[PDB]
RNA sequence: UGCUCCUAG
RNA sequence: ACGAGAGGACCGGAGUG
Numbered sequence: 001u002g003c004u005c006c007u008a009g
Numbered sequence: 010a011c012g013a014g015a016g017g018a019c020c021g022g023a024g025u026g
C1' cells in the first nucleotide's frame, strides 16, 4: 500500500 | 452488477510505480 487498464457503461 | 432515475461499482485480473 499509488496511478491506470480489463472485467464494464 | 446495482440503482425508479440521477448515477455507477466491489471482488477478481493484467500493467505500471
Base pairs, nucleotide, nucleotide: 002025003024004023005022006021011016

The RNA (23S ribosomal RNA Sarcin Ricin Loop) has 26 modelled nucleotides. Crystals were grown from: 1:1 RNA (in 1.0 mM sodium EDTA, pH 8.0, 10 mM Tris, pH 8.0) to well solution (3.1 M ammonium sulfate, 50 mM potassium MOPS, 10 mM magnesium chloride, 10 mM manganese chloride), VAPOR DIFFUSION, SITTING DROP, temperature 293K. It comes from the structure "2'-Trifluoromethylthio-2'-deoxyuridine-modified SRL". Method: X-ray diffraction, resolution 1.01 angstroms. The entry became public in 2014.